[PDB]
RNA sequence: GGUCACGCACAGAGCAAACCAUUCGAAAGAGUGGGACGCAAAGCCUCCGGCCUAAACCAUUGCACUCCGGUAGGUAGCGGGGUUAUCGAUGG
Ligand code: C2E
Numbered sequence: 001g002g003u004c005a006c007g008c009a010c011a012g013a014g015c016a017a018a019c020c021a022u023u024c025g026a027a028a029g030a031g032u033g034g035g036a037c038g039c040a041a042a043g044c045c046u047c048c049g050g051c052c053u054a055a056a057c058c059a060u061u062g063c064a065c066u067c068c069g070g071u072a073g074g075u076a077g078c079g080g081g082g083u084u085a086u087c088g089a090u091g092g
Stems, first nucleotide, its partner, number of pairs: 004092001006088002014039002019034006037077001043083003047080003050075005057070002
C1' cells in the first nucleotide's frame, strides 16, 4: 500500500421516499422538474423466492371465506445472490 471482511467515527462528496407538476402506460409503475423520508452501495443486473398488476394472447366452467394459472410487465427503496465502488477510528 494492495486483497478480503468490518462500520463506534472524521472529512469530503452521492443518490433521494411521501407529496406536487408534467409526460409514457389499461394498470402496476416508470421518466423528468421540484421536493428530502431515509440510505455504507438507496451504484448497476430479474438469475432464486416474495409482493404489485392484469389490456391483449393462450388457459379454465371452476363451491369458495389462508392465498394461489400461463404469459407479460413491475418492484434493485421486499429479501437472496452476481458485479462495480468512496472514506479509513494509533481502525480488524
Ligand atoms: P451507517 O450506520 O451505514 O454509517 C455510519 C457512519 O460511519 C456514516 O455516517 C459515515 O460517517 C461512516 N461510514 C460508514 N460506512 C461508510 C462507508 O462505506 N464510507 C464512508 N465514507 N463512510 C462510512 P454518514 O455521515 O455517511 O451518514 C449517516 C448514515 O447515512 C449512514 O449510516 C448511511 O447509512 C447513510 N449514508 C450516508 N452517506 C451514504 C452514502 O454515500 N451511501 C449510502 N448508501 N448511504 C449513506
The PDB entry is titled "Crystal Structure of the G20A/C92U mutant c-di-GMP riboswith bound to c-di-GMP". An RNA structure (G20A/C92U mutant c-di-GMP riboswitch), in which 92 nucleotides are resolved. Crystallisation conditions: 25% PEG 550 MME, 5 mM MgSO4, 50 mM MES, pH 6.0, 300 mM NaCl. Streak seeding after 3-6 hours, VAPOR DIFFUSION, HANGING DROP, temperature 298K. On the sample the depositors note: in vitro transcribed from linear DNA. Released in 2010, the model rests on X-ray crystallography data to a resolution of 3 A. An Rfam search finds the family "c-di-GMP-I riboswitch aptamer" in it. Rfam 15.1 lists 5,092 matches to the family in 1,772 species. From the family's description: GEMM was predicted in a large-scale screen for bacterial structured RNA regulatory elements. Genes associated with GEMM are involved in a diverse array of functions, including chemotaxis regulation, signal transduction, secretion and chitin. Gene Ontology term of the family: cyclic-di-GMP binding. Primary citation: Smith et al., Biochemistry (2010), "Structural and biochemical determinants of ligand binding by the c-di-GMP riboswitch ".